[PDB]
RNA sequence: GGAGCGGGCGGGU
RNA sequence: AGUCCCGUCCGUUCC
Ligand code: URA
Numbered sequence: 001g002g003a004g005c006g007g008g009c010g011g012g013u
Numbered sequence: 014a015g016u017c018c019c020g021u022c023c024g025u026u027c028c
Stems, first nucleotide, its partner, number of pairs: 001028012
Other pairs, nucleotide, nucleotide, family: 013014tWH
C1' cells in the first nucleotide's frame, strides 16, 4: 500500500 | 433500512 468481514456514530434513498 | 448509497471512526482476516 491492496483485498474481504464485523461493529459505533452521522447523512441519504 | 442491523438489509441499498455515502461520510467518519474502531476491531478483525488475508496479501
Ligand atoms: N426510503 C426508504 O426505503 N426508507 C426511508 O426511511 C426513506 C426512504
Solved structure of RNA (tRNA(Asp) acceptor stem/T stem-loop) with a sequence from Escherichia coli, 28 nucleotides shown.
The entry is indexed under tRNA RNA unmodified T-loop acceptor stem, RNA.
It comes from the structure "Crystal structure of a fragment of E. coli tRNA(Asp) consisting of its acceptor stem/T stem-loop. Short unit cell".
It is bound to uracil (URA).
It was solved by X-ray diffraction to 1.6 A.
Crystallisation conditions: 2 M ammonium sulfate.
Ions in the entry include sulfate.
The 2020 paper behind the entry is "Crystal structures of an unmodified bacterial tRNA reveal intrinsic structural flexibility and plasticity as general properties of unbound tRNAs".